[PDB]
RNA sequence: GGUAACAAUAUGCUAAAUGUUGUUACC
Repeated sequence: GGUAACAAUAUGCUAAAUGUUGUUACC
C1' cells in the first nucleotide's frame, strides 16, 4: 500500500444496496 473478514456510522426508508469509519487476518 492493497486484498479479505468482523464491528460501528451514515444515506436510502419500497427496501435492498452502497458510501464512511474502526478492529482483525492475508500478501